[PDB]
Context: bound to proteins that are not shown
């Protein structure tokens, strides 16, 4: 920092 | 999520928060 749940 | 809160055209297998958990 990003994604699922 | 044996999950917390909260809204109410209107009590839902809602909807919207958080807070948990997983992956790189």
């Nucleotide at each position: 920092g990003u994604u699922c749940u | 999520g044996c999950u917390u809160c909260a809204a109410c055209a209107g009590u839902g297998u809602u909807u919207g928060a958080a807070c948990g958990g997983a992956a790189c």